[PDB]
RNA backbone atom coordinates (compact mmCIF):
# COMPACT_ATOMS: atom_id res chain seq x y z
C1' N A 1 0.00 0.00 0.00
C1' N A 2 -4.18 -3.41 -1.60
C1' N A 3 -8.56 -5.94 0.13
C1' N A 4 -11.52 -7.18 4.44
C1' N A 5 -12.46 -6.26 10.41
C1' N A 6 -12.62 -2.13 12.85
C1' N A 7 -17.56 1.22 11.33
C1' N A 8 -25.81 -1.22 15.10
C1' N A 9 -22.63 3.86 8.55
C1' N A 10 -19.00 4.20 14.92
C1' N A 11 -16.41 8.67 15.16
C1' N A 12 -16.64 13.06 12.40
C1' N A 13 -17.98 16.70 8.11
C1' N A 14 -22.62 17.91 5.60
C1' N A 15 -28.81 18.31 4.47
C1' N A 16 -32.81 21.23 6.78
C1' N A 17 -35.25 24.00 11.30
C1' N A 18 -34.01 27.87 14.35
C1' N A 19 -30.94 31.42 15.70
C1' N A 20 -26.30 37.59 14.39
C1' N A 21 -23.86 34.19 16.46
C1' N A 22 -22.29 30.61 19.52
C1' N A 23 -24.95 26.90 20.22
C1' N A 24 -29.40 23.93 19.31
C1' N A 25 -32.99 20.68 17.34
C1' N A 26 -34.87 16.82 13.84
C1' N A 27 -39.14 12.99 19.10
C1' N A 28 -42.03 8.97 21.58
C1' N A 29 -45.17 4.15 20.17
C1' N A 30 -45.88 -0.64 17.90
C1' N A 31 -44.71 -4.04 14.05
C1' N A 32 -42.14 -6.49 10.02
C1' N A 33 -36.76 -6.25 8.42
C1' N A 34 -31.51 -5.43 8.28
C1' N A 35 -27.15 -5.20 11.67
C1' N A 36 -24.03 -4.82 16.97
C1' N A 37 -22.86 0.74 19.70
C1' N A 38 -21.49 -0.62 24.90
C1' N A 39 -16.80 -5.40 25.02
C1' N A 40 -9.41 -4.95 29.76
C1' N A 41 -11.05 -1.11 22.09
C1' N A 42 -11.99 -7.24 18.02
C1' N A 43 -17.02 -11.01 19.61
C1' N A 44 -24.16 -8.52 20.60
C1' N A 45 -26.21 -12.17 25.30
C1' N A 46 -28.36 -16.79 25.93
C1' N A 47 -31.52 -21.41 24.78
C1' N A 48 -31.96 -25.62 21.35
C1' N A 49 -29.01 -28.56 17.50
C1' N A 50 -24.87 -32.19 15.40
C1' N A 51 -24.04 -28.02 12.03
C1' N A 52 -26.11 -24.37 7.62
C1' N A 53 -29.18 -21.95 10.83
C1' N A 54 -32.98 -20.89 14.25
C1' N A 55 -35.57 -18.32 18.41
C1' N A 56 -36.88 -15.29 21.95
C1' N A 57 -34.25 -11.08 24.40
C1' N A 58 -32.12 -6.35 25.42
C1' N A 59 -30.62 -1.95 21.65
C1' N A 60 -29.16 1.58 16.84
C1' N A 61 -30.72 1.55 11.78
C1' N A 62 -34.27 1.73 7.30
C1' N A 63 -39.77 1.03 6.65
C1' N A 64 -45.11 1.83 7.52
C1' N A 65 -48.83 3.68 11.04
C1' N A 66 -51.18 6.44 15.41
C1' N A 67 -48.69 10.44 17.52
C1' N A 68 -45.76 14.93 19.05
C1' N A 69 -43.45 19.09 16.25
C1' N A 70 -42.97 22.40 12.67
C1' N A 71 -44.82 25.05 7.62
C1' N A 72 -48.80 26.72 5.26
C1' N A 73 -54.22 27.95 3.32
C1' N A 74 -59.45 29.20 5.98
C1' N A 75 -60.49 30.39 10.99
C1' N A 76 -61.53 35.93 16.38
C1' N A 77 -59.79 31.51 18.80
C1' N A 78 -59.93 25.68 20.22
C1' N A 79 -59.92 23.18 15.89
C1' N A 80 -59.86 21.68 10.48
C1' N A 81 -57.09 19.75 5.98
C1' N A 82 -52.46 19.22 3.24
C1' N A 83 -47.01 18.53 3.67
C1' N A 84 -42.39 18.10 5.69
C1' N A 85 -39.75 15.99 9.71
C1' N A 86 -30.96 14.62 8.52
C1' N A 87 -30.07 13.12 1.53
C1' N A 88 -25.01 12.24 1.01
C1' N A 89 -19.95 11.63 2.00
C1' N A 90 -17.49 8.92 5.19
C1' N A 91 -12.37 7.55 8.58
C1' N A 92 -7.34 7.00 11.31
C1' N A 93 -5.14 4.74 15.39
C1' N A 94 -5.65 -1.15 16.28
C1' N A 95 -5.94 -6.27 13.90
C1' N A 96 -6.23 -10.27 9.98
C1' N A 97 -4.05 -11.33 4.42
C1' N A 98 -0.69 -9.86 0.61
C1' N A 99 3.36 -8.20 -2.85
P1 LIG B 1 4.18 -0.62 8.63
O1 LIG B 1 2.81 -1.12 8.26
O2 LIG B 1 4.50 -0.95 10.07
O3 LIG B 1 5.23 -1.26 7.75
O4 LIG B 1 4.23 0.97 8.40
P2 LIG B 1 2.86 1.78 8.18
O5 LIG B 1 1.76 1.24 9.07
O6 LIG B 1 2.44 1.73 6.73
O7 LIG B 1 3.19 3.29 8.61
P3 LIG B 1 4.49 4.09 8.08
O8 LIG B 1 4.17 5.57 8.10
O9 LIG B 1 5.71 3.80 8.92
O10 LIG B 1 4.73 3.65 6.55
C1 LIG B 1 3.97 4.25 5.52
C2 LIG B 1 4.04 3.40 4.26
O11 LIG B 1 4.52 2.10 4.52
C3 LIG B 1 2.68 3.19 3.63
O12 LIG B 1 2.38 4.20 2.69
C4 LIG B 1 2.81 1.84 2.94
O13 LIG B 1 2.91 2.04 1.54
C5 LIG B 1 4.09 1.24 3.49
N1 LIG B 1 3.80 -0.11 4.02
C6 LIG B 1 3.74 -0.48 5.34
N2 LIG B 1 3.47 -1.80 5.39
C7 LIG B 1 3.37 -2.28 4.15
C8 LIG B 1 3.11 -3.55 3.66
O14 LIG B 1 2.92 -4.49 4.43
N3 LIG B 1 3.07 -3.75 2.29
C9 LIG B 1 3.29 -2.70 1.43
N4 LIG B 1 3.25 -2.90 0.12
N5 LIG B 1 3.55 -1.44 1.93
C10 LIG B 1 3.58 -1.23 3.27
RNA sequence: AAAGGGGAGUAGCGUCGGGAAACCGAAACAAAGUCGUCAUUACGUGAGGAAACUCACCGGCUUUGUUGACAUACGAAAGUAUGUUUAGCAAGACCUUUC